The RNA from Sulfurisphaera tokodaii has 76 modelled nucleotides.
Released in 2022, the model rests on X-ray diffraction data to a resolution of 2.61 angstrom.
Crystallisation conditions: 80mM NaCl, 12mM Speremin-4HCl, 30% MPD, 40mM NaCacodylate pH 6.5.
An Rfam search finds the family "tRNA" in it.
Primary citation: Ohira et al., Nature (2022), "Reversible RNA phosphorylation stabilizes tRNA for cellular thermotolerance".
Entry title: Crystal Structure of tRNAVal from Sulfolobus Tokodaii(Dephosphorylated).
């Protein structure tokens, strides 16, 4: 930094 | 993410 | 929780009582969370929407 809670 | 704790 | 509506459930814990010769085990009762915070939708929000905070799991990145 991303995904899901 | 809910009673003291863990959680529906 | 997704799918809005009674006392807000279960296990453990606390208190009490029953059972016990007495603790434990077993049962009964009571207290205990108006649900992370702000705002909104709605007759009605723990639950749906906007935003913030805190907390995790996994992937990746630097090493």
């Nucleotide at each position: 930094g991303g995904g899901c809670c | 993410g809910u009673c003291g704790u863990c959680u529906a | 929780c997704c799918u809005g509506g009674u006392u807000a459930g279960g296990a453990c814990g606390c208190c009490g009582c029953c059972c016990u010769u007495a603790c434990a085990a077993g049962g009964c009762g009571g207290a205990g969370g108006u649900c992370c915070u702000g705002g909104g939708u709605u007759c009605g929000a723990g639950u749906c929407c906007c935003a913030g905070c805190g907390g995790g799991c996994c992937c990746a990145c630097c090493a």